[PDB]
Context: bound to proteins that are not shown
C1' cells in the first nucleotide's frame, strides 16, 4: 500500500 | 462525505 467488509465518531 | 479501530487474503 492494494483488496474484502463492518463499527464508531462528526 | 471525513476521521478511527478491528478482521480478512494478501
Nucleotide at each position: 500500500a492494494g483488496u474484502a467488509g463492518u463499527g464508531u465518531g462528526c | 462525505g471525513u476521521a478511527c479501530a478491528c478482521u480478512a487474503c494478501u
Molecule: La Crosse virus 5' vRNA 1-10; La Crosse virus 3' vRNA (1-16)
Organism: La Crosse orthobunyavirus